[PDB]
This is an experimental structure of RNA from Homo sapiens, with 28 nucleotides shown. The work is reported in "Structural insights into dimethylation of 12S rRNA by TFB1M: indispensable role in translation of mitochondrial genes and mitochondrial function" (Liu et al., Nucleic Acids Res., 2019). The structure was determined by solution NMR and released in 2019. The organism belongs to Homo, within Eukaryota.
RNA sequence: GGUAAGUGUACUGGAAAGUGCACUUGCC
Numbered sequence: 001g002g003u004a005a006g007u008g009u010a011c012u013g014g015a016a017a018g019u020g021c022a023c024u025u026g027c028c
Stems, first nucleotide, its partner, number of pairs: 001028012
Other pairs, nucleotide, nucleotide, family: 013016tHS
């Protein structure tokens, strides 16, 4: 720097879904 999962937060949104930011873990 890239990637998958978990947590907090702001925004569009019946729930769901999506996007930005911060934190934790595995992989390259």